Description: Entry title: Crystal structure of C. albicans tRNA(His) guanylyltransferase (Thg1) with a G-1 deleted tRNA(His). Shown are 73 nucleotides from a PDB entry: RNA. Crystals were grown from: Bis-Tris propan, CaCl2, PEG3350, pH 6.0, vapor diffusion, sitting drop, temperature 293K. An Rfam search finds the family "tRNA" in it. The family is grouped with related families in Rfam's "tRNA clan". For this family Rfam cites "The tertiary structure of tRNA and the development of the genetic code" (Hou, Trends Biochem Sci, 1993). Rfam's curators write: Transfer RNA (tRNA) molecules are approximately 80 nucleotides in length. Their secondary structure includes four short double-helical elements and three loops (D, anti-codon, and T loops). Further hydrogen bonds mediate the characteristic L-shaped molecular structure. tRNAs have two regions of fundamental functional importance: the anti-codon, which is responsible for specific mRNA codon recognition, and the 3' end, to which the tRNAs corresponding amino acid is attached (by aminoacyl-tRNA synthetases). tRNAs cope with the degeneracy of the genetic code in two manners: having more than one tRNA (with a specific anti-codon) for a particular amino acid; and 'wobble' base-pairing, i.e. permitting non-standard base-pairing at the 3rd anti-codon position.

[PDB]
Context: bound to proteins that are not shown
RNA sequence: GCCAUCAUAGUAUAGUGGUCAUUAUAAAUCGUUGUGGCCGAUUAGACCCAAGUUCGAUUCUUGGUGAUGGCAC
Numbered sequence: 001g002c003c004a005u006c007a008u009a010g011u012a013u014a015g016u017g018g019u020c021a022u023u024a025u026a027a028a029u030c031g032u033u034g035u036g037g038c039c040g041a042u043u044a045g046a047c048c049c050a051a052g053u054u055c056g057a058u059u060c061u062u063g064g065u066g067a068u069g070g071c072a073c
Stems, first nucleotide, its partner, number of pairs: 002070003006066002010025002028042002048064005
C1' cells in the first nucleotide's frame, strides 16, 4: 500500500427498515452474614460519525474516521 472481515454498555458478547432494543460479568443501593466474599432483589449505562433513501435508519446504499486478521518490504 492492496484485499477480506468487523465497529453496541467499562469490558466481553445476541438480535431487528418500527414498543422501555438482549444475555453474562463489572459498577450503584437495600437485605442476609463470613467481609466490599457466595446467594436473593431493585437500579444505573450503549447501538463510530454525516448525508441521501424511507412514514420511520442501530440495520439498507454511499462517503469519511478507526480497528483486526491474511499476503507483501